[PDB]
RNA sequence: GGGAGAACAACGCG
RNA sequence: CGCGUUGUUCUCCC
Repeated sequence: GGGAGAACAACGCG
Repeated sequence: CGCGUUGUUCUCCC
C1' cells in the first nucleotide's frame, strides 16, 4: 500500500 | 426495525 474480516461509537433516508 | 454512510479499534492474507 491493496484485498478481506470482526467490534464499538455515531450520521443520514424510510 | 429495515437501508445507506462515516469515524475508530482489532485481525487475516498479500